[PDB]
Context: one part of a larger RNA, bound to proteins that are not shown
RNA sequence: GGUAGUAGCAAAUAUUCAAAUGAGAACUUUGAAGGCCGAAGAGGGGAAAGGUUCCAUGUGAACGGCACUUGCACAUGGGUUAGUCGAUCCUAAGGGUCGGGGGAACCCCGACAGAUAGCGCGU
RNA sequence: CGCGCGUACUCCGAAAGGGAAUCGGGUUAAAAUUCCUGAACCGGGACGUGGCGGUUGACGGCAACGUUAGGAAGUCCGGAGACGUCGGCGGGAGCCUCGGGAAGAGUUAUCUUUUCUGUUUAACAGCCUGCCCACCCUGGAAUCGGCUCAGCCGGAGGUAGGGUCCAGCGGCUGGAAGAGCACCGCAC
RNA sequence: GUGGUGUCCGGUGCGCUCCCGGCGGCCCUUGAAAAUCCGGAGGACCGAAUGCCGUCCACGCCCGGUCGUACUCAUAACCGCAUCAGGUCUCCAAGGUGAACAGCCUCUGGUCGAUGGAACAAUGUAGGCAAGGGAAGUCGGCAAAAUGGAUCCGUAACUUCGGGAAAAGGAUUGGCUCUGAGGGCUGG
RNA sequence: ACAGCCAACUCAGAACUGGUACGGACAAGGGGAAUCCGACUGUUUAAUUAAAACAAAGCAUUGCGAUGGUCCCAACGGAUGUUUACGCAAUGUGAUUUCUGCCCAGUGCUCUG
RNA sequence: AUGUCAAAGUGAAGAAAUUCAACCAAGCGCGGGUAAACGGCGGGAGUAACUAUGACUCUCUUAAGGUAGCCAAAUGCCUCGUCAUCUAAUUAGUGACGCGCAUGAAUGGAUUAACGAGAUUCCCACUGUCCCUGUCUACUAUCCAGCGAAACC
Numbered sequence: 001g002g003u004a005g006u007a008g009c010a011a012a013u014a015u016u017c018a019a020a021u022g023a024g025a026a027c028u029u030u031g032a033a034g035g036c037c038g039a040a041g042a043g044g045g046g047a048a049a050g051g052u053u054c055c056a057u058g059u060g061a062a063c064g065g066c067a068c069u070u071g072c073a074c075a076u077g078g079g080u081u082a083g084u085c086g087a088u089c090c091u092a093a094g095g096g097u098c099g100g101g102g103g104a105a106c107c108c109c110g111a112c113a114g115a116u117a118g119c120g121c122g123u
Numbered sequence: 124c125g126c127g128c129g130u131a132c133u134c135c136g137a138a139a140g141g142g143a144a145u146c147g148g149g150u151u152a153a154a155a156u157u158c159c160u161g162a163a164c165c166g167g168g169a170c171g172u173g174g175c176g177g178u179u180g181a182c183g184g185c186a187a188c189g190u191u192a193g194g195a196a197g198u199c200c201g202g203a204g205a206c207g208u209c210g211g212c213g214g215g216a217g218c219c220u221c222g223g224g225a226a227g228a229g230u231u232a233u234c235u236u237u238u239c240u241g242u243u244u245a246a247c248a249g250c251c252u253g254c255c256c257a258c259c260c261u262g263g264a265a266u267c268g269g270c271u272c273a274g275c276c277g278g279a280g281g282u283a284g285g286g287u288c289c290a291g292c293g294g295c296u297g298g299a300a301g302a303g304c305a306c307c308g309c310a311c
Numbered sequence: 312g313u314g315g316u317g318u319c320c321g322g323u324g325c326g327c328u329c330c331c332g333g334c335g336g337c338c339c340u341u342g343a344a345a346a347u348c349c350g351g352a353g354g355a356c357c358g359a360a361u362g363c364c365g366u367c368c369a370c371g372c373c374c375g376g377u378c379g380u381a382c383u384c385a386u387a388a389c390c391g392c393a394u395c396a397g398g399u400c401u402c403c404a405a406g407g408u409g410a411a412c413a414g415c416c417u418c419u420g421g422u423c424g425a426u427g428g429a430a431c432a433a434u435g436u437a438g439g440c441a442a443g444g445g446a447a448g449u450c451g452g453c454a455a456a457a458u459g460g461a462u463c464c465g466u467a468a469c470u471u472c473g474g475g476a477a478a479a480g481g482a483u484u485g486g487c488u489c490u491g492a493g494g495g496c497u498g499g
Numbered sequence: 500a501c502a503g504c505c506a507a508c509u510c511a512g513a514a515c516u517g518g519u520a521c522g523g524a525c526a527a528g529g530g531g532a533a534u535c536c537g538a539c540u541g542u543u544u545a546a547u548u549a550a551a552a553c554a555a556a557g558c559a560u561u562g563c564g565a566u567g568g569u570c571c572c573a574a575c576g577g578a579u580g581u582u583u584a585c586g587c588a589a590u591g592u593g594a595u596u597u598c599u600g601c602c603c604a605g606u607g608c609u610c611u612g
Numbered sequence: 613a614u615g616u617c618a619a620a621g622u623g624a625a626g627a628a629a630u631u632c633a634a635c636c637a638a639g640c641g642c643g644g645g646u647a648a649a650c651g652g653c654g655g656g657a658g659u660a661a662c663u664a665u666g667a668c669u670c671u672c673u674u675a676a677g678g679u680a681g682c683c684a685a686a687u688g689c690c691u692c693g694u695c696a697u698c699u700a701a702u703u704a705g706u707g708a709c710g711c712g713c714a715u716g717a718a719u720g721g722a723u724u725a726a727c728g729a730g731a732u733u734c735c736c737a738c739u740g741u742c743c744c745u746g747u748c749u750a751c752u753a754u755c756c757a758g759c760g761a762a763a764c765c
Stems, first nucleotide, its partner, number of pairs: 001765002008759002015033006034423004043403004049383002054078006063071002083164002085379003089141002094135002096132001098114001099112001100109003118128005145162005165375004170371004174366004180357001181190003194356001198352006207337004212332007219324001220322004224242001226240004243302001247297005252291001257287005267277003303318007338342001389398002405417004426757004435751007443743002447741001452738001460484005469474001471594001485516002488513006494505005517521001529736007536728002541553002557592007568579004596722003600653003605650002607646004612642001615640002622633004654672005681715001682712001693709005
C1' cells in the first nucleotide's frame, strides 16, 4: 500500500433557555430552569508517590483520540515565612561495629575470647 | 587538679509507638496554629526588689490530708512514662431534636400566631464544684443489713452521721465584645 | 469609610461521633522498651548570736539554631506504556423512612465531565411481561420465577441433648377516630 | 396517701372506613425425603480446578537428661534456648461414638559382641 | 567366645627396593527385638430322608492364609449383575443379596448429630426451560458531521 473513510466513538440517569465574549460557540463565562452525587459522597483533609501539576496574564502551531474563545497544554512572571506544627530526641523488631575468633582475599560471627565509656563532688 | 564511683557499644533504627510549650480574630490572585494584631505558654541565662525560714531548716488538721515559700552531698528505693480484647452501665463534649423571644427572608385566590436562615465565645489565669472510686473520724451490726442492669460489700468494722482526696472536653469571672455574625442606616 | 440595634430564656434522649469512669467476661493467648519527669529513705556538711546564711515563693530583665511547609492525593497531578470503568493507608459524616453509616428521597458542599445530530430494520447487549399446560426442555431446573419484614399460633424424624428450627404448617398487617397501661420533680 | 407541675415513646385493645387494599416503592429464607464425601470454623492452584485436596482438635509412634536430640555453617561459630521431659525435635492418623484382628520369613530400624 | 575386615605399627627373609606372615576398629555376617515401621494376609476334591447348599471330612501349602466389619461403593472386569422399591416407561436413585476381576481395620475399618458457593436421586411450590412464539423499554447496529485503527494479503 490494499484492507478503509471501514471496525469503531454506546458503563457511571441530563440536559434546556436567554444574554455576553469571539473570525468561528452543542462544548468558554454569567443568569434562570431541570437532574445527579446523597455524609462508608462525585463533599472537606492528610500519609505515601509525584515535583511546580499551585497562582496571574497571554497564546501561532502541536497535544487534551469530536470541537474549543478552552488548559493539569504552551509562553512569561509570581508564590511555600514557625522557640510552640513536624523532622530533630528516645527506644522496638532489627541494623551497623570495636576487641577477639575465622578467612588466600572479597568477606563471616557480632560486645561472644577485652586495662569500657566515663560520671559525680570538691578545687 | 584532687577524692569517690565505675557490669566493653554516648552508634543507626518510628513524619501512625514514647514525647517540653499557641490560642482565638484578621489578612493573599496563590501562604499561614508559620504573616498581622491581641492574649498566653515552654526551655534556657542573669541579677535585682520584696516575701519566707533560723527553736539553724515553716505552719495547720485527732485523721484522710491542707497551705504559695519552708536546708542539704555520695549512696539507696518507689512511681509516672506503660500498654490485650469483649460486654453492660454511668459521666462530659460536639451534633441532632422540641418550645418561647427578637432580626431578616420565603409562601399568601384560600389556609398558615406559619416555613427557612441564623441567634457565637479560643488557649490561658483565678475561684467554685467534687462525678464513679479510693481514703479518714465517730460508732459497734441477726429480727442480718446495705446495694448493682449485672455484680457484690460488712467485727479484716457494714448501715448510718460527718469529712479527705481524685476526674472534668463541668460552673462563674477574667481573656471579651473592643471580636465575630445577623440586620437596619448614612456616605460611596 | 462611618453609625445604630440584637446576639435572649428553657425543655428532651436505649439518639449519633469522640473522650472518660467503674464493673464484669475471656485466655495452655495475660497483651513493648527507653528517653524523660516526680516523689521518697538516709543526713555527711553548713548559719547566726542576730546578721549572716538558706530559699522548688512573687515580680522585674535577656535569649529562641538547622531542614520541611505551594499543590494533587486521584473515573485527569501516585502505579498500571495513557487524562486507562483496574490498583492505592487513613480522619470528619446532616434530615426523612426503617432494626439499621441497608436501599430509596432530601439539605450543606460538589457536579451535569464522559463527541454530538437524525432515524427506531435485522442480529445483538441489558431490563421486562405473557393465554392454557407446568421441566414434556436440557447431560443436569442452567437461567428465571416463586419465598422474603414484623406480630401471634404452631413445629417431626433424628440427636453428641447443645441442636435440628426461621423445621414444616396457619393467621394477621392501610387509613382514620378513640380507650387502657407503663414515669419524673416539688409540697407535712 | 393525696395535691400541684413537667414529661418522652413503647405495648395492648376497640369503633369507623376504602374496588380485600395495606412489610402497597424500597427492602428481604423457597421448602421437604434421602445417598456419597469431609467432623466442624479455617486454608488453597494471583490469570481455566475452592474441592472429597491442605490444615485442624483428638489419637499414636520415635529421638533426647546439655560431654545431649534436631538443624545451620567455608571456617569460626550459631538456631531450638529468656529453653529443660506437662520440654524441644522427627513422623503418621485425623472431632465424638464403637473398634483397631493375624504375620518379624522379606525390606528397613534397632539391641547384643 | 565369634568368620571377613584399612592405614599406621610389629615380626621374619633379602644387598635393598620390596615380599610374606601375624596382629587387627567400625561395618558386614551370625543371634534377638520391633507392624499406630515399609508392607503382606491361599488352592483342590468329597459330603446330610427330592433337589440345592456344605456344618463336616480328606489333601497340597504359607512368615501369616483377610478376622470384626463393609460392598456392583468416588473401590466389581464380567455388568445396563440379581431381587425389591421409585416411574406409564429408569443403563439413573435407594434398600437388599456377595467365592469381592481387585473391600477391610491409625497405608485406619464401621458409624455419626451439626455444618458445606462440595457430588447425587426424588417429591412439593414455582415458573417462557419447553409446547411456540409474541411483544415492550434502553444502548448499539443503522444514517450524518468530525475523528479514525488492526488482523490479514
Entry title: Specific features and methylation sites of a plant ribosome. 60S ribosomal subunit.
An RNA structure (25S rRNA, nucleotides 1454 to 2363) from Solanum lycopersicum, in which 765 nucleotides are resolved.
Ions in the entry include potassium, magnesium and zinc.
The sample was in a buffer at pH 7.5.
The 2022 paper behind the entry is "Cryo-EM structure and rRNA modification sites of a plant ribosome".
Rfam match: Eukaryotic large subunit ribosomal RNA.
Released in 2022, the model rests on electron microscopy data to a resolution of 2.35 angstrom.
The entry is indexed under Solanum lycopersicum, cytosolic ribosome, 80S, plant, rRNA, RIBOSOME.